[PDB]
Context: one part of a larger RNA, bound to proteins that are not shown
Molecule: 23S ribosomal RNA, nucleotides 1300 to 2044
Organism: Staphylococcus aureus subsp. aureus NCTC 8325
RNA sequence: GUGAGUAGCGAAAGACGGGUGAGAAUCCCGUCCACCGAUUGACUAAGGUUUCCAGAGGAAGGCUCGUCCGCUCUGGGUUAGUCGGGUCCUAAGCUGAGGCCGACAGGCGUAGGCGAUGGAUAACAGGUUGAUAUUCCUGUACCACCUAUAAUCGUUUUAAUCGAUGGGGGGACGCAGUAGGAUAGGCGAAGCGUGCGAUUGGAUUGCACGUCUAAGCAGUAAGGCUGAGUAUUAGGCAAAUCCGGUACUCGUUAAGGCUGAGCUGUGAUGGGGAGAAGACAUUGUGUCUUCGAGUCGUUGAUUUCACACUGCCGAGAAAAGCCUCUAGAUAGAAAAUAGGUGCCCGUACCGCAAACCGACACAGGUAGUCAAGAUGAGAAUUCUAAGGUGAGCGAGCGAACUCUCGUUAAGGAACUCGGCAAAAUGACCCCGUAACUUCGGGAGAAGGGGUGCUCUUUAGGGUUAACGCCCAGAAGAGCCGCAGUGAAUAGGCCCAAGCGACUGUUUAUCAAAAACACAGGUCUCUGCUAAACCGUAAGGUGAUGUAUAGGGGCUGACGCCUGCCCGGUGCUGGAAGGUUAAGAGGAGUGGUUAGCUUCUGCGAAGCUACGAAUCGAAGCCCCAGUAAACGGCGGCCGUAAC
RNA sequence: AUAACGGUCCUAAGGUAGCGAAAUUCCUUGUCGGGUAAGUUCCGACCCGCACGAAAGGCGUAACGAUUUGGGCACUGUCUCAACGAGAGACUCGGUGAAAUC
Numbered sequence: 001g002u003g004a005g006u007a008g009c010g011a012a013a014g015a016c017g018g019g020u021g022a023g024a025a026u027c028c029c030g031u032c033c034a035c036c037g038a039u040u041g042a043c044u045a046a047g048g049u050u051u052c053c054a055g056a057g058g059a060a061g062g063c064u065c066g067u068c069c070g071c072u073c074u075g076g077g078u079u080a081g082u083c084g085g086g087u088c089c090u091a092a093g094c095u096g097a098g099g100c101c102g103a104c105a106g107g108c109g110u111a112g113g114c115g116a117u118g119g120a121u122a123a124c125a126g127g128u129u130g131a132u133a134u135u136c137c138u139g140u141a142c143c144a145c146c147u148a149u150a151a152u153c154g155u156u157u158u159a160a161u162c163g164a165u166g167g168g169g170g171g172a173c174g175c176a177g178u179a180g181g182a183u184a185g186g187c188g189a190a191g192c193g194u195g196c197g198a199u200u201g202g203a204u205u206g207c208a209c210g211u212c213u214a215a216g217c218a219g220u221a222a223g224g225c226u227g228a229g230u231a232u233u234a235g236g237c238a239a240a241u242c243c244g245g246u247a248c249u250c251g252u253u254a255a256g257g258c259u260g261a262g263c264u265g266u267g268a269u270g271g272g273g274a275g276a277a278g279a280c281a282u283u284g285u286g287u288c289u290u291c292g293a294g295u296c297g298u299u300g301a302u303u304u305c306a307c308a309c310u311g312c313c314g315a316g317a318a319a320a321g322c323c324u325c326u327a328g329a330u331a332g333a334a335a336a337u338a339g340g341u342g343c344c345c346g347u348a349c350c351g352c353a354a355a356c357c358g359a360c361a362c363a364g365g366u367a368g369u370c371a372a373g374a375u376g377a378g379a380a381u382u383c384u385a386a387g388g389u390g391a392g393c394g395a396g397c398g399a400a401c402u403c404u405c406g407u408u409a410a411g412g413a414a415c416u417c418g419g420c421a422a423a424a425u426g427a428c429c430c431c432g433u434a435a436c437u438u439c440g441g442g443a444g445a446a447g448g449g450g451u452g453c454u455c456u457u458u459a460g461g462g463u464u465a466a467c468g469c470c471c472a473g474a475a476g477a478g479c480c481g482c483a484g485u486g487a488a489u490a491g492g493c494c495c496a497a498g499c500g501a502c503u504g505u506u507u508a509u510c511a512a513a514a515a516c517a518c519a520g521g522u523c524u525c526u527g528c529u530a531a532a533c534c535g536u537a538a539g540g541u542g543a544u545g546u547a548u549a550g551g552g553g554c555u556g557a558c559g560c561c562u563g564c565c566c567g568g569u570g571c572u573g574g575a576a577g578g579u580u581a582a583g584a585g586g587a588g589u590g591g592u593u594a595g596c597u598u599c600u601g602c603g604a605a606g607c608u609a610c611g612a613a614u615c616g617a618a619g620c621c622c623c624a625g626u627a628a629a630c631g632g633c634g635g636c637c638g639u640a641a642c
Numbered sequence: 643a644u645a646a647c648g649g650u651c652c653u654a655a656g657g658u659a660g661c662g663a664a665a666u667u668c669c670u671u672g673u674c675g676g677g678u679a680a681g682u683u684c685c686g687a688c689c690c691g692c693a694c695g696a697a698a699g700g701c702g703u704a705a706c707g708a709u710u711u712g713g714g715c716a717c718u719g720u721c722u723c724a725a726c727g728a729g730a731g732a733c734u735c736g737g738u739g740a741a742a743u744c
Stems, first nucleotide, its partner, number of pairs: 001744001008738002014032006033390004041370003047350002051348001052076006061069002081142002083346004088119002093114003099108003123140005143342007152333002161329002166325004174312004180305003185299005191211006212271002216266005223259004227250007235243002275291006313316001356365002372384003393736004401731008410722002414720001419717001427451005436441001438557001452479007460471004480484001492715007499707002504516002520555007532541003558702004563633003568630002570626005577621003583615002588610005595602002634651005660694001661691001672688005
Other pairs, nucleotide, nucleotide, family: 002743cWW003742tHS004741tHH005006cHS005739tWS006740tWH007739tHS010360tWW012391tHS013033tWS020024tWH021023tHS021067cWS024067tWS025393tWS026064tWW026065tWS026392tSS037039cWS037385tHS037386tHS039386tWW044367cWS045351tHS046351tHS046353tWW049348tHS050077tWS050078tWW053130cSS058069tHH060071cWS065392tWS069070tSS070354tHS076131tWS080347tWH081122tWS089319cSS090116tWH090318cSS092115tHS096111tHS097110tWH098109tHS101537cSS102105tHS107538tSS116118tHS118317cWS119320tWS123134tSS124214cSS128133tWH140215tWS154331tHS158331tWW160330tWS160332tSS163327tHS164238tWW164326tWH166238cWS170321tHS171320tHS172319tHH173318tWH176307tWH178308cWW179306tWW181261tSS183301tWH184300tHS190205tHS193274tSS198204tWH200201cHS210293tSS214268tHH215267tHS221260tWS221261tHS222260tHS222305tWS239326cSS240325cSS251254tWS272294cWH273293tHS274292tHS283284cSS297468cSS302379tWH313315tHS349355tWS350355cSS353356tWH353366tWH358362tWS360362cSS375381cWW376378tHS376380tHS381488cSS400732tHS409719cWH409723tWW412718tHS412720tHS413419tHS413420cWH413421cWW413718tWH415720cSS416418tHS419421cHS423717cSS425491tHS432446tHS433445tHS434443tHH435442tHS437440tWS438440cHS438703cHS441704tSS464466tHS464467tHS481483tHS485490tHS499514cSS501704tWS501705tWS502518tHS506513tWH507511tHS514665tWS519556tHS521628tWS526530cSS527546tSS528545tWW528546tWS528547tHH530543tHH531542tHS531550tWS535537tHS535538tHS555697cSS557703tHS561696tWS562697cWH565654cSS566629tWH575576cHS582616tHS585613tHS586612tHS587611tHS593603cSS593604tHS594603tHS597600cWW627630cHS632655tWS639646tHS640644tWH645646cHS645647tHS652656tWW653655tHS657658cHS657695tWS658696tWH659695tHS659700tWS662689tWS663670cWH663672tHS664666cHS666694cWS667669tHS677681tWS677683cWW678680tHS681683tWS696699cSS719723cWS
């Protein structure tokens, strides 16, 4: 190139007006409309890394367009003693001086270090920018340290003060369950304040909105916990006045001590505030000054008191900060007052997402926090609030066919492999409920009845002096519809059989099951440097356990049970005999040659090639046991009132 | 008819209880009974178990199960047998514009 101007343009609600511009469904502004709202809202940890802000642009990117943008250009933007991390702590884990182990490489490991997801740790409210704010500014705090002056106390056994790198306390902890005190938040009000006062028939105590303020400092106190004092001392590596132990005195529904949400005041004649009045302004929603209420009731947490209390078995970090003790240290110490000092890193923006992980501006995935009203048991349901959003192709048409949705005469499973899908049931109250059963159950068995609204009468409960507010019944008489859990959300039921006891687990991505696991059973190994397991080893797991324990095999709740065979194979035990390795042992044979010999035969020593007898383990053969070890668990002929 | 009984061959020993056309039964849709108008499935029973059987456990078993299986009631567009309606795509127009294949 073809397919072809074809498939597609990635969950959705837009409309119009006014701007801007060369150009507008697509950019901006406005009105109305619609969508989410246990959220499509508000924070925030990771991750990304400038995407943030302002001005400019429209090649490319953007599934269309583009005047616009997470794109392009230019210039900006992140402020900390107290927030998070470091100058603090330790967990798992990592690392590891010497050390142990190992062909090399290197592995292991002690002291010691590192290491948050946990422990410790001093700042709050308001204001402010285009872009940062517990960081800047305003107001008011707190922490550590430093300097000067100090009420006062000390001045060498000390005794004022410091105090271990040591001792002790503490920090310091699980799970469940209700009850209670508070507070946040919600709601109501003819309490107060602030606006408005209707033109569509009506009303005008009518409609709408607001009704606050931190840390710190001082006080207070629902609740929770807890005997105290004095002596003495086989312990806490030395010491101890501290801890532990012991003895005695008093006490014990109290007092004292330790904790503690919250509240009150102050902070604050300040701040914020539904709003009002003055202004200034080329038109001005663009800003300046003054003024502006804070009440009562009710409800009430999943927050806090608080892992507090009660109960339970599976029995629930560490270390530092902190307190205290001495061993030690040294003349000096400081309540207060004033002044001063206080580093590094992060801080922008996205963050259920168009900025993260998914090659995409991708219907997926992404820990934690906050989360209003009506309804309700509720964080369910439907509609709304705070707040955000209309989804980056549209315009028509309203064929087949496909998808997603609603309805359907008569029939009602005749469909089909199979009622697959769909339909039906569904909330709350009342009545009522079988076999069987391990006595728990089966059970929401089944099967029925009720459900709106108005009015009258009337038992109550919470909170309050009461009024009032809140919760919550009973009876009767009425009204309306086809229909009253009038919408949405909310079990179909039953009779039988196989399998697996059960809750669990599994082939991420064609199998969820009758498979695995399981509590229970049984067999077997294992006496502790256990057996088993990882490793070449060192070193480890087993186990900081010890046969009521640990590993392995099989079986698989529970009930009733689990028969016969040990010949074979495995395992356990035995050990008379046969055989069998290295090794031990060394008779003997060969090669060579000094010498001796008639050819050419014999032949010492040495050195050499071999080498028998005999001794020599386990094993195997052998002999027994063992089946919830591996396994195995028969044929034929005849025979009883035809 | 069968064989409580006897003889005999072999073996280590010859399958007990319970269960049984079974997640196991070929023959096989076994046979009989039930359920249905009609039932190769299902349930109950029988036992000539091709080829169950006691911890690769046997037989039961309340409760439990997105387990397998058969039957009821209810219910219905599953079906008789289809019809209409709503929306997305398809279709027409403007914008943009792939692919496998060859």